[PDB]
Context: one part of a larger RNA, bound to proteins that are not shown
RNA sequence: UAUGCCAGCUGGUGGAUUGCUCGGCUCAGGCGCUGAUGAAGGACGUGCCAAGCUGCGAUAAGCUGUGGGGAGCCGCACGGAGGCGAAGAACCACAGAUUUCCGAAUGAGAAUCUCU
RNA sequence: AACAAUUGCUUCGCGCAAUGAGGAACCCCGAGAACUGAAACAUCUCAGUAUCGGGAGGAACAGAAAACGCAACGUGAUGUCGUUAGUAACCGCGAGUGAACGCGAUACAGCCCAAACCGAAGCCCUCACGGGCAAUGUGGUGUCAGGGCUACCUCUCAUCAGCCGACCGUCUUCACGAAGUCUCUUGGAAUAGAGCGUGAUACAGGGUGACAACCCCGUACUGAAGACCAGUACGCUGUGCGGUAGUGCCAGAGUAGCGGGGGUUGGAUAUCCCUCGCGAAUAACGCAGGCAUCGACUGCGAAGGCUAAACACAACCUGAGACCGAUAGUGAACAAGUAGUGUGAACGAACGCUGCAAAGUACCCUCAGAAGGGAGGCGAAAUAGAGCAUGAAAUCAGUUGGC
Numbered sequence: 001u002a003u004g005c006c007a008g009c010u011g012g013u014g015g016a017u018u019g020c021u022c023g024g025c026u027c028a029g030g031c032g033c034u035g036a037u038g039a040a041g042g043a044c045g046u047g048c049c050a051a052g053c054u055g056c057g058a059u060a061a062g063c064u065g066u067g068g069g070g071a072g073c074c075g076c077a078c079g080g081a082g083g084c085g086a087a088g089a090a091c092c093a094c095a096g097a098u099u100u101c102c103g104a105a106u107g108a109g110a111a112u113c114u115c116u
Numbered sequence: 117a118a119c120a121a122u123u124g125c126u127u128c129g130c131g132c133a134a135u136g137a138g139g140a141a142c143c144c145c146g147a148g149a150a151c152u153g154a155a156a157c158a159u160c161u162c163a164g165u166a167u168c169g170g171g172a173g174g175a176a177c178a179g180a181a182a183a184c185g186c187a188a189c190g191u192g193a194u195g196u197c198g199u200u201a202g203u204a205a206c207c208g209c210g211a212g213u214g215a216a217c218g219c220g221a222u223a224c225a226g227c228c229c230a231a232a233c234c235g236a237a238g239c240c241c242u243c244a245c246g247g248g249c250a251a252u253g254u255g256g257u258g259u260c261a262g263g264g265c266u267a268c269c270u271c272u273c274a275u276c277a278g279c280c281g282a283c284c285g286u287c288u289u290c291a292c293g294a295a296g297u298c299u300c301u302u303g304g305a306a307u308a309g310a311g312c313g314u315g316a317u318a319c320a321g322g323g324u325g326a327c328a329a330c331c332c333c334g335u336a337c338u339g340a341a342g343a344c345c346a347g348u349a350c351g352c353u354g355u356g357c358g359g360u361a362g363u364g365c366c367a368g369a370g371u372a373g374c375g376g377g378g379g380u381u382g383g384a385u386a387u388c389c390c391u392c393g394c395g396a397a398u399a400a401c402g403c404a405g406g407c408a409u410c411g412a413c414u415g416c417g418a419a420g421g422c423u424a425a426a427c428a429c430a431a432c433c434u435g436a437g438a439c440c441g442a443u444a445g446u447g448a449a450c451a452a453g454u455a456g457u458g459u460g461a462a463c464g465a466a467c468g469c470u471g472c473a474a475a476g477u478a479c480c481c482u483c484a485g486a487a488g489g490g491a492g493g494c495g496a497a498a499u500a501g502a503g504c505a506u507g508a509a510a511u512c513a514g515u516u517g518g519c
Stems, first nucleotide, its partner, number of pairs: 004519009018505001019469002023440002025437006032429001033138002041102003044057003048080002052076002063096006072084003107115003116118001121135005142173001143171005153160001157208001183191002195222005205213002226422003229368001233256002237254001238249004262366002264363006276354004285344007296312001297328001298311004313330002315319001321333003373394007401417005456463002476504001480490003
């Protein structure tokens, strides 16, 4: 002095800790039936571009009416292009329209399709 | 092109209707273990539990006494809560099991048939016409304050049918709604410190670049709407309550009750039920009062039926918290019953955090380069640069001290 031992320093690795809470857990008050006028559930669709979720049903993130609301809006979702809104949109309440296929599934058969 | 199937009505035609399936659990009717406990185990226990079959509702079920039996000159439908009480009762009288009447509460509510006596006086469909039902009885009467019939007294405010139809309260949603964004200092930012001032029937909570009654949403006060209470209460229309006397006219049968065999229960002789067999009376009768029979006494009318309210659950709405705080708390704060596993029944994770503002890094050099690196730009901070707050230990690279 190599291989190397122990502690530290700088930098990693790792994601503990502290702080935070869009989720849970439990309690309490209210309220409480749906369906052949085809439910609940599922399938498949539906967007300018759309994979997931949500919404919706070939009128498909929506159509109509009344009231509320208001200068913005085109869901989650902060893109791009474009569009809608003072003819009062978005959004909320109530009511109505549309509501594919399988599904109790009911003409008959069928792994969501098909036959007369 | 069609209510398949099973049904009711039926113009006997699917013409008019019903059922089916779902729902978090709650509820009702059936079927019904074992591990286990008894320190073994068989009755017993676990337990009428788990699980299975059938079915209703917003709640179910129960319910106006053939009750109770503090035995009474007493109570007066039924749930439920507290208690009665670990009492009575059961039990290899072992271990264990286990009420009720009553009482204090909650909420309150009482009725309709069958029959007697009447006998088509009735009901359903249809706009009507018309059709269907109905003497094997529609309808009237009546229902233990027994009733009917006959003769009377009086009267109705009972009951039943039907009309109208809330207040209040509760739950949720909504409108309105006071008072600083003044000075200095620090800071990237003032909700901080110091100074001055304001509202408050509002000093709950949240947001906002740091600790905010007065910056924003809200919050107190006041008011509005919907839903529930509830087609309930009240009010009203109709009906008519009741009483005396007479009358053996009526009053729910495989019942009451007995026996054989089982289950079930605290139910013991004295629980409730099933199954096989037997089997009564008729109110002048019958059942009950925790063994049987007979008498007395007290209670009460089974074998037909309906019934509000007070109670269970928690899908859904809202509120709350000495609950947990991302290996916790749901399996699930994230794509969550997701990714994924299994032929299938079924099984099943992990993943939260840039910043006040994306200002989310222009330009240049390098490179095979939208990589990465260097330099540079933003920001208080990039060792806040994308699984980006903080950044422990194990441990790794380089390096310092000691050996």